[PDB]
RNA sequence: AUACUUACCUUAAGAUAUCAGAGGAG
RNA sequence: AGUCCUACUGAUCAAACAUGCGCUUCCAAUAGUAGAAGGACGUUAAGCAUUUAUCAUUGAACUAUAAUUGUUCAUUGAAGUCAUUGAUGCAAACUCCUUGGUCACACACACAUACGGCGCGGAAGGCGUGUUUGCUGACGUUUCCAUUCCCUUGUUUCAAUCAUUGGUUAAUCCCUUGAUUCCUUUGGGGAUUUUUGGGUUAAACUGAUUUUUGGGGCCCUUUGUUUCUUCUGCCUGGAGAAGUUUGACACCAAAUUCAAAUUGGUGUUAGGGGAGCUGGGGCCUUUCAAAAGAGAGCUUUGUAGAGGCAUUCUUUUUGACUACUUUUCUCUAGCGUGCCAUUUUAGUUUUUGACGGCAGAUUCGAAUGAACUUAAGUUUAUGAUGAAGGUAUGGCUGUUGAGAUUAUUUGGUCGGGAUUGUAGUUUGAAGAUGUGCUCUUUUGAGCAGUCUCAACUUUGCUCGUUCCCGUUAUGGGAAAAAUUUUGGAAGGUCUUGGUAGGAACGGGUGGAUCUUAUAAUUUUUGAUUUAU
RNA sequence: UCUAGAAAGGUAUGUCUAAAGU
Repeated sequence: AUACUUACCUUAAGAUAUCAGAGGAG
Repeated sequence: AGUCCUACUGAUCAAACAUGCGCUUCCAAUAGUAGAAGGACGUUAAGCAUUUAUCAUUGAACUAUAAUUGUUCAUUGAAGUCAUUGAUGCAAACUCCUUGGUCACACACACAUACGGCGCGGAAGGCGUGUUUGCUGACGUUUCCAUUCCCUUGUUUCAAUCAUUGGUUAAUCCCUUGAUUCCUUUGGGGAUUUUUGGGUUAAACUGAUUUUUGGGGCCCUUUGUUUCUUCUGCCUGGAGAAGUUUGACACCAAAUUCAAAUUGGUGUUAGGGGAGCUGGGGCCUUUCAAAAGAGAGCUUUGUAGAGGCAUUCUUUUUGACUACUUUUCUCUAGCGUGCCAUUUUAGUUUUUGACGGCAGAUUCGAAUGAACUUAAGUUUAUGAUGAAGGUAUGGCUGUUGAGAUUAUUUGGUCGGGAUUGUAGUUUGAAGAUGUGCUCUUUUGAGCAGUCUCAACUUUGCUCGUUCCCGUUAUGGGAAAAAUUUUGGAAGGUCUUGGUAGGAACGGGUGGAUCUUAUAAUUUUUGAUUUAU
Repeated sequence: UCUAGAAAGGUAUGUCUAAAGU
C1' cells in the first nucleotide's frame, strides 16, 4: 500500500453596488 | 401592472493598479565618548511617611442599650490565600535592554509677506487625475494566447599598462568649396591651406567601456567570515567549481533493535546592475478636426420672426407732474460770497515715486600712473569708457510726474422742504371719435395697422488682421487668414514601474460582504454614572 | 385527478495480508 469488521455523521434561505433613462421579452 | 435582460447609455458610490502634487509630520555626536522615543515583570530598598493583623461561650475581675461588645489571662467553638523585609502614598539616583539614513553636500551671517520648504532617498497620512473592474481566489476546459538574455555578491577611488569606440590635429591622400600661385583656349588642370563637410590612414591629443598590476580610504558582527543552495575553501583573505521550481536543498519526527532505508511534516529557492519588449507621467516638435480672431459699425430695398400698443378733442378733476398766490422754516431771504467739475497756469503740501550728483572711500571691470609702503592692502587720479537708484545700516542737493486744497485758464449753480387755492398736461370715468376682421355692456382687448429690435439680402461710406491691385488719401478682391484653446495620431528627450504567466467559459468550488430568521437566558437594542 | 424510485461519501478504529538487506 490493499482488504474486511465496528463506531460516529450526513448540508439555514437569498444576493454580489445604487439611481435614472432607452430598448426589448407575457 | 409589476418582474427580467441588454460586451445598452449617463451620473453616483466602491476596490485595485498606475501616476502626480514648492501638500503635512518624522528619520541619532564623531569637529564627538554624547542623544531621542519606549520599557525594565531591574538595583539602592527592610528607602522616607503613614496604616493594618479574626469573632464567639464561659470562667476571675469588668466599663456597660447587642450576639459581656470595651480590658488581661485561659478553655471550648465557626471558618480561616500568603504576606508585615508586606500594603498604600512620595521622591530621587544608578545600571541594563529594544528601535533608527547614525545618508549626500557643507563648518557657512539669515530675517516682516518672518525666514530660497530649490539634494538623493525611506516611513505614515491628506488631496487630485488616468486606466481597468464591479467582492475575491483556487480547480477543470478552449479544437485560446502565452515564449527573453548578460554580468556581479567586499565596496570605492587613484595610477600604470592593454584592448575598443567617438571626435580633434598631421602625414599617402581623395571628393565638394573660399583664397593664393602656376600652366593653358571663354573654360579646364597641378600645388598649398589637408579652408570648407565627408571618405582612405592611425602618427599625436583627449571623452567613454574592458583585462592584468600597484597604492590609499571605508567595511568584514558576513559571529555557521556573505546568509540563494551543495561541494571545496580563508585573515600573510574578500577565492574556485557545480546548481535555480512538475525540480533541487536544509531540518524535525517515528517504527523496523547502530548508521542505511522508506513514510509523514516544516521550511529555503536571495540581493544589485545592464540590453530587449512593455504600463504610465511631464516637457518639446510635426500633422489633423473643432472654438474665437475671422472682419466689424452704418445709410437704402425686399422677405419674414419676436415684442409693445393703435389715434384726436371735450367734460369731470379720481391719482400724478409743472407754474403762480398766502404763511412757516431752512445754506445767507437776494447779487456777490459759498458749493460742484478740474486745468497743473500758479502757490502750499505729500510721494519704500523716479533720475543725477554731494558728503562715509561713491565703488566695481586692481587696466594704468602717483603717494604710504619689501610686497600685499589703503587713498587718489585717468571718472563716464561700461555697470551698480543715491548710497545709507544719520542725511542732503537739484530736475520731473502723480495725489489733495485754493485762486485762476473757465463753466454750472443760488432756491429747496411743509401749508392753501387756482391755471396747464396726462390717467380713473362720460360723449364725439379713428380704417377693416375675432371677443364684447363699453372710454373697449387681440390681428391686418403702426413702432422698435434681431436673422437673410443688396447697395455705397467709415474703421480695421494679413497679402495683392486700382493707390499708399482711400476703396476692390482674396485669405474669410497670423495667433490662442481643446481633442486625436506620429516622433524627440527625461523620469518612473513591470517582465512568466495572461484572456474566454464551466461549476451540486473555497473564502469575504450584505439581507432575513435575530429587539426573549451565550456577545449588538442595556441592570456598572451607586442612587433608595 | 397533475405521473412517489433515498443517497453516496468522510473521519475515527482494530485485525488480516505484505513489502527489506548489510
Molecule: U1 snRNA; UBC4 pre-mRNA
Organism: Saccharomyces cerevisiae (strain ATCC 204508 / S288c)